[PDB]
Context: bound to proteins that are not shown
RNA sequence: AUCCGGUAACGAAACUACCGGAGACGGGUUAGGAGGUGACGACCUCUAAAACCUAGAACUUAGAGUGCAAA
RNA sequence: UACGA
RNA sequence: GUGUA
RNA sequence: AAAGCACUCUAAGAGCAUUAAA
Repeated sequence: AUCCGGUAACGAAACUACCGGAGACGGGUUAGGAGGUGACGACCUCUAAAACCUAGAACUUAGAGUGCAAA
Repeated sequence: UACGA
Repeated sequence: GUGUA
Repeated sequence: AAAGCACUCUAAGAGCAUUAAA
């Protein structure tokens, strides 16, 4: 920067204000989680990605399972 | 956290 | 007050 | 052991190309 819901000032707004959640097409490249002291941190490891680059996949919704990461 | 001289 | 699993 | 990910299943759907606007 936007969508949803609540709150008042008789189901009110593109501003009258505040609070709680979603999301930024696919691939390479950045910060967050979990672990050789599942005490913090001292040192490393698995996943993941806003800005940048790029000739580049996919029938749609509700739910049930399996199968992953070691020192 | 623990056992132990 | 000690070493280390 | 958490965020997340991949596969197998059940139920409900499954017609395109474009002109265009209050």